The RNA (Large Subunit rRNA, nucleotides 369 to 1129) from Giardia lamblia ATCC 50803 has 705 modelled nucleotides.
An Rfam search finds the family "Archaeal large subunit ribosomal RNA" in it. Its Rfam clan is "LSU clan". On this family, see Cannone et al., BMC Bioinformatics 2002: "The comparative RNA web (CRW) site: an online database of comparative sequence and structure information for ribosomal, intron, and other RNAs". The family has 91 seed sequences and 2,955 matches in Rfam 15.1.
It was solved by electron microscopy to 3.25 angstroms.
The entry is indexed under Ribosome, Translation, Giardia, Eukaryote, Eukaryotic, Macromolecule, tRNA.
Among the 71 different proteins in the entry, which are not shown, are Ribosomal protein L13, Ribosomal protein L22e and Ribosomal protein S18.
The work is reported in "Insights into translocation mechanism and ribosome evolution from cryo-EM structures of translocation intermediates of Giardia intestinalis" (Majumdar et al., Nucleic Acids Res., 2023).
The depositors describe the entry as "Giardia Ribosome in PRE-T Hybrid State (D2)".

[PDB]
Context: one part of a larger RNA, bound to proteins that are not shown
RNA sequence: CGCCGGCCCGCCGGCCCCGUCUCGAAACACGGACCGAGGAGCCACGCGCCGCGGCGAGCCCGAGGGAGCCCCCGCGGCGGAGCGAGCGCGAGACGCCCCGGGCCCGCCAUGCCCCUGCGGGCGUGCGCGGGCCGAGCCGCGGCGCGUGGGCCCGAAAGGCGGUGAUCUAUGCCCGGCGAGGGCGAGGCCGGGCGAAAGCCUGGUGGAGGCCCGCCGCGGUGCUGACGCGCAGAUCGCUCGUCGGAGCCGGGCAUGGGGGCGAAAGACUCAUCGAACCGCCUGGUAGCUGGUUGCCUCCGAAAUGUCUCCCAGGACAGCCGCCGCCCCGCAGUUGCGGCCCGUAGAGCGCUGGCCGGCGGGAGCGGGGGGCCUGCCCCUCGCCCGCCCCCCAAACUCCGAAGGGCCGCGCCGCCCCGCCGCUGGCCUGGGCGGGGCGGGCGAAUGCGGGCGGCGCGUGGGCCCCUCCUGGUAAGCAGGACGGGCGAGGCGGGACGAUCCGGACGCCGGGCCAGGGUGCGCCGCCGGGGCCCGCGGAACGGCGUCGGCCGGUCCCGA
RNA sequence: CAGCCGAAUCGGCCGGCCCGGAAAAUGGAGCGCGCCGGAGCCCCGGACCCGCGCCCGGCCGCCGCGCGCGGCGGGUAGGAGGCCGCAGAGGCCCCGGGGGCGAAGGCGGCGCGCAGGCCCCGCCGGACCGGCCUCUGGUGCAGAUCUCGG
Numbered sequence: 001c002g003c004c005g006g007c008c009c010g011c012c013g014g015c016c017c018c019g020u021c022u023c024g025a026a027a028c029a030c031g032g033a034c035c036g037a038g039g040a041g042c043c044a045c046g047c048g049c050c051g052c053g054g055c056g057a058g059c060c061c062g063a064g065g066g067a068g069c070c071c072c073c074g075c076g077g078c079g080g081a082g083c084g085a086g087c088g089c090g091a092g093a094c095g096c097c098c099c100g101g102g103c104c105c106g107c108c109a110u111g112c113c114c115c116u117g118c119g120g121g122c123g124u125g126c127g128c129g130g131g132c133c134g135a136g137c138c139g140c141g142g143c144g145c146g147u148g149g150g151c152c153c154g155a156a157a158g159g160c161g162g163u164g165a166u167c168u169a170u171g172c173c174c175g176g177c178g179a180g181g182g183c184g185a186g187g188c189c190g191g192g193c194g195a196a197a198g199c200c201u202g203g204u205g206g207a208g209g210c211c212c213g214c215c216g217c218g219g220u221g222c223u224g225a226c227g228c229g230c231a232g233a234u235c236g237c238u239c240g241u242c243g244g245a246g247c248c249g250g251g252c253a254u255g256g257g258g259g260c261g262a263a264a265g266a267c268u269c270a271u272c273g274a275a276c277c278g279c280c281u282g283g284u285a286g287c288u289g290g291u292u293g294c295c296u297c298c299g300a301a302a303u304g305u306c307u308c309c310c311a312g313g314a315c316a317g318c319c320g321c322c323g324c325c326c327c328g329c330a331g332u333u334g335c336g337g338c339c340c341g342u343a344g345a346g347c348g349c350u351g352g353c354c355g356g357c358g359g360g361a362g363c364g365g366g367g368g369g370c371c372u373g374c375c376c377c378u379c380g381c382c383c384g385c386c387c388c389c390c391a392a393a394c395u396c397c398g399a400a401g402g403g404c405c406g407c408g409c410c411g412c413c414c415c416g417c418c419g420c421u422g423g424c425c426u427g428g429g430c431g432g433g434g435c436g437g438g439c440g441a442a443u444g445c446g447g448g449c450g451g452c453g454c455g456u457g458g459g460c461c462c463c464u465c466c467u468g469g470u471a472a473g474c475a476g477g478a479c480g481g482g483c484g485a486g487g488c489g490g491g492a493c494g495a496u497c498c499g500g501a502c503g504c505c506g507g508g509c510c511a512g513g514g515u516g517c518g519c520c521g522c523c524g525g526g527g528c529c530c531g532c533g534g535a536a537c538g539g540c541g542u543c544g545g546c547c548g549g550u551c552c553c554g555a
Numbered sequence: 556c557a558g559c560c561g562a563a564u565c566g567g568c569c570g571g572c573c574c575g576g577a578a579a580a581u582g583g584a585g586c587g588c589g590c591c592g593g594a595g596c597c598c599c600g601g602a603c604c605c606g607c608g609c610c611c612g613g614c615c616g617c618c619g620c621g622c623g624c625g626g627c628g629g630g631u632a633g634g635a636g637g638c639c640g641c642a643g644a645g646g647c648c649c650c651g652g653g654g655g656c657g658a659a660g661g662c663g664g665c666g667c668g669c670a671g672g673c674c675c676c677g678c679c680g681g682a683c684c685g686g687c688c689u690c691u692g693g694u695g696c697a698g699a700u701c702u703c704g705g
Base pairs, nucleotide, nucleotide: 002015003014004013005012006011007010017032018031019030020029034705035704036703037702038701043148044147045146046145047144048143049142050141051140052139053138054137055136058078064073065072066071082089083088094101102132103131104130105129106128107127108125109124110123111122112121113120114119151290152289154287158280159279160278161277162276163275169254170253171252172251173250174249175248176247177246180212181211182210183208187204188203189202190201191200192199193198216241217240218239221237222236224235225234256272258268259267293638294637295636296635297634298633303316304315305314306313307312317456318455319453320452321451322450323449324448325447326446328445329444330443332442333441334407335406336405337404338403339402340401344397345395346394350391351390355386356385357384358383359382360381363380364379365378366377409437410436411435412434413433414432415431416430417429418428420427459483460482461481462480464478465477466476467475468474488499489498490497503614504613505612506611507610508609509608513604514603515602516588517587518586522601523600524599525598526597527596528595537575538574539573541572543570544569545568546567547566548565549564550563615628616627617626618625619624639695641692642691643690644689645688646687647686648685652684653683660679661678662677663676664675666673667672
C1' cells in the first nucleotide's frame, strides 16, 4: 500500500464485483487466474418508404456492336387507363395545394327511346375500384424487412458412401493343456451261513457335467488399498471352479437397424437401447451465451385483440426520426342541460328473522258441566298492531363522486332550386341577396395531419378501494403515483418510503429529517414519567378527570 | 349504641404515562456508547445543520430569438445528429510534402481536447511515414465453460 475528492501528501471524507439475464444481483445466481494477438449485422437478391441527381409523357451504360472497351451507338421493359370471372367495355366538370362534395369510366340492377338490334342512344340507383387538363423512368445513397451459412457460437438427431470381429460374441478347422489327494459305480474272486430260497462278510476293480486342492480360468466379500492411481478398472487377502456345457493359441466365417447373444439390451477394437470415418453440414433451434469508439439531442413498454397461443409472434397503443400544412387549443375550473343505482338508508318488492299485544269465521291439539252437546275453556291457526336484528347476486329512497354535451354568431325582409314532402299557397333541406348589429365565462397556451420504422407485449411496489384464502414478503383486480429507466439528502442499513427528480462550478437560502458523543447541527418554556413487536385481561404505581353519597345534623 | 377524638372521607366510572400478562435455541444490537430533576414522552416558541433542490453570478452544450438575448439540460430498451480512431484508393502538399541531420514502432514524461483521442519532448529503434479533400471496407474488445500463444 485500492479508487475518487481536498490539501504537501498521509490524514480526513465518500466508495460492495464487473459483464449478464432479471420485478429485483455485493449476492450463498452464472461466466471471468493473468497478459498479448485473433474474435461477432458483411455481401448478394427481392419488396416497402425516404432523400438526392439527370431527364420529362416520357425514360432507360440491356445483350451486343463500333481496328472501339471513363468514348460512341444500342431493344424489350416500365410509365403513359382503368375496371370486370369473363364476353368485354372504357374516364373531363369543375380545382394553387390539401380534405371533401359534385360529376365521368368499369362492374351490377332498373326504366325509356331507336339505327346496322340479347346491338346503339338517354337516364336513374347502391356498393367497389379508378378518373376529372397524366408523373414518371433511370441512377445513387439511407432505413427497415424478407430469402440465402446470414450477427457469431452451440443440440438430442436424420441421410449418403465407405472402414473395421488385433478386443469381444458365436460357430468351424488345426494344435496344445490339466500336481497331488478323497469317496468307491458296474463288472469280477474267495470265505462263512442256510432244509431250501437266499443272506452275511472280505477282497479286487476303477465309474462320475463327484468332492478337497496347485497352476490355469473366473471374480464373492472386505462395500480393504488406490481413487491428482502402477493402472481411462489395477492391487492385496478372502474366494467360485479346477476332467467338465473345461481352459488356451493360430487359421477362418458372420457387418451396422446388420451381426452374434446359456438373454445382461449384453457384445461388435477404452464407442452400443443401434459402431466408426468422411461428407450432405457453417443441418435447424421461438432456447442459453457473447456482440468491439466518444459526445450531443429525444426517449419507451411490460397493456388491448388474434394465434397448437401461454419462453414466441402479428395488429394496435406508447416511442423516435423524417417532414408537411395552415387553422385556434386544453387530464383545468366556472356556468347550463342530461345520465348513472354504489356508500348510506330502508324493509314496500324478493328472500330472511326475533318475540310481545289485541281479536276470533273456521280450524290443530289437550280441558270441561254430560247419553251427549262444539251447552265449552286453553294455547297453537288465521288477521291486525307492534317489535329485535339483516341481504354481493333485495330496493320505494339515494349521496360523495364521476360521465356525455353546450358556452357565438345572431335576428329581420326578399329571392331561387328540388323525381323530396302534402288538402294546400305545406314543409324540409340546399343556396343567394340586402338590412341592422357584434365577438359576449375564468385561466394558461399556436394548432392540425402524414410517412417510415424501432423497442416492448415475465413487470413489481406505494396510496386508497377490493375478490378468494386461517393467513402469507400469498394469489387475482381498480384510480393515481413511483421503481423499472431517477443521481442527491434523510429513513442506522433498503429498489419502490420521506423530501428532492441530475450539464460544470462559486456564493447564498433552506426542504425532508434531525441537533449528548461517535457524527455536521439546541436551546427556552408547560405538563407527564421503571422509551421497550403484541392481545383479552389484571395493578391500593403515579399524576389527572367524570359522576354521586357521608359530610360542624363534626362522618 | 353512645362516650370521645379530630375534620375530611366512602364510592362508582375513566383517561394519560408506566407495571404484570410477555417463553427459544452462536454472543449482540431503541445504529453504537450511553442516558434517566433525560440525552425519554406530549406540546409550545425561537434558532441551528444541509439535496447545485431553489435563488444569484460565471462558463459548456442544446433549443428558441425584436439577434440584443432568453429558456433549458436524468435516463434502460430504443431512435437520430455531429464526430474520433484504423487500414487501403484517387488527388493535393508554390521550385514541389516529412525521412540515416534518423521512418514506423517501443518506453517514460509534458501540453491540448468534455471525451473518443491528438500533439510534442527525451530515450531505445533502424527504413519508411503521413496532414487535408474525395473514395472503399474482412474498420475499434473485458467478458462469449471465447480461439491460439505465453